[PDB]
Molecule: SRP RNA
Organism: Canis lupus familiaris
């Protein structure tokens, strides 16, 4: 510094999150809290990680004939 | 309306008359009832009844007539819408009569006379058949024009130049 | 069927630790 994302409903003043839906990686499991505040704590991997800009492929949103 | 097809080797078409009639008359048969079906004139018969006779001791016997009936059957009609000389049957209660059993009556007898039971009809009477005249009703494998009716039917017919099929 | 504006993973290009 990493260990899923994304679309819609919903509830938080937020985050965390709960249902349908789709779509990966050699690579995650669990408690439910944080308390005006941008990712609450805990237990393991794992070295490259995260951004920003085009391009072909899927389920859906908003136009339609 | 425009194709196209049989034909005065007759095309359309004119329409005149009967097969059909719960018709109307007119003109011929089928077949059943109901009425009626003459009369004078010669001759001869049979039945009632009237009347004259000669006989006889009775039943009676022999003759002649006037009238009605009816039967065969010859000439006929001032006869009707006709009126056969036809044929049968009843003929009844005793009423048409022969021919009459028994019976009765009359008669010495013969033998007569009414007459009844059963029978018979050319001559009481009634009625039936055929035929004739008149009525009627029942009628159709009978004709005749008058219609009606005539998608079919043979039918006696024409005169015509247009009729049926498509799109 | 079909078209247009947003999208999830990959690739291909920057920058950063």
């Nucleotide at each position: 510094g990493c260990c899923g994302g994304g679309c819609g409903c919903g509830g938080u003043g937020g985050c965390g999150c709960g249902c349908g839906c789709c779509u990966g990686u050699a690579g995650u499991c669990c408690c439910a809290g944080c308390u005006a505040c941008u990712c609450g704590g805990g237990a393991g991997g794992c070295u490259g990680a995260g951004g920003c800009a085009g391009g072909a492929g899927g389920a859906u949103c908003g136009c339609u004939u | 309306c425009g194709c196209u097809a049989u034909g005065c080797c007759g095309a359309u078409c004119g329409g005149g008359u009967g097969u059909c009639c719960g018709c109307a008359c007119u003109a011929a048969g089928u077949u059943c009832g109901g009425c009626a079906u003459c009369a004078a004139u010669a001759u001869g018969g049979u039945g009632a009844c009237c009347u004259c006779c000669c006989g006889g001791g009775a039943g009676c016997g022999g003759g002649g007539g006037a009238c009605c009936a009816c039967c065969a059957g010859g000439u006929u009609g001032c006869c009707u819408a006709a009126g056969g000389a036809g044929g049968g049957g009843u003929g009844a209660a005793c009423c048409g009569g022969c021919c009459c059993a028994g019976g009765u009556c009359g008669g010495a007898a013969a033998c007569g006379g009414a007459g009844c039971a059963g029978g018979u009809c050319a001559a009481a009477a009634c009625u039936c058949c055929c035929g004739u005249g008149c009525u009627g009703a029942u009628c159709a494998g009978u004709a005749g024009u008058g219609g009606g009716a005539u998608c079919g039917c043979g039918c006696c017919u024409g005169u015509g130049a247009a009729u049926a099929g498509c799109c | 069927u079909a078209g247009c504006g947003a999208g999830a993973c990959c690739c291909c290009g920057u920058c950063u630790c």